[PDB]
RNA sequence: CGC
RNA sequence: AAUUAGCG
RNA sequence: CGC
RNA sequence: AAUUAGCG
Numbered sequence: 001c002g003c
Numbered sequence: 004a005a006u007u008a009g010c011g
Numbered sequence: 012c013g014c
Numbered sequence: 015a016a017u018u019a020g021c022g
Base pairs, nucleotide, nucleotide: 001022002021003020004018005017006016007015009014010013011012
Other pairs, nucleotide, nucleotide, family: none
C1' cells in the first nucleotide's frame, strides 16, 4: 500500500 | 471483515 | 441496509 | 473514512  | 462516528 |  | 486484527 491492497483486500 | 468487525467496531466507531458521519452521511444516505 | 448502503457509502 | 478512521481504528483494529487477519490476509496479500

The RNA has 22 modelled nucleotides. It was solved by X-ray crystallography to 1.19 A. It comes from the structure "First X-ray structure of RNA containing guanosine phosphorodithioate". Crystals were grown from: 20 mM sodium cacodylate, 40 mM sodium chloride, 10 mM barium chloride, 6 mM spermine tetrahydrochloride, 5% v/v MPD, pH 7.0, VAPOR DIFFUSION, HANGING DROP, temperature 291K.